[PDB]
């Protein structure tokens, strides 16, 4: 300082050509 | 016509065999019925925006 796992957080708009 | 799948436009992702983000200026809400720019059209682009919230433990790096 990273890096995996786990939980967990969040956004799913515009147009029918 | 009038909707809405399929499909088209950004995009990391627009319901996705997902993506993205977790102590935080490059996840997301808020402000925001905000301000300037282009579209077919829409935070699609630019601003505020080190702005207020805002989701952490574990094992490991010989």
């Nucleotide at each position: 300082g990273c890096g995996a796992c786990u939980c967990g957080g969040g956004g799913u708009g515009c147009c029918c050509u | 016509c009038g909707u809405g799948a399929a499909g088209g436009c950004u995009g990391a992702g627009a319901a996705a065999u997902a993506c993205c983000c977790g102590u935080a200026u490059c996840a997301c809400c808020u402000g925001a019925u905000c301000u300037g720019g282009a579209u077919a059209a829409u935070g699609c682009c630019a601003g505020c925006g080190u702005a207020g919230g805002g989701a952490a433990g574990u094992c490991g790096c010989a």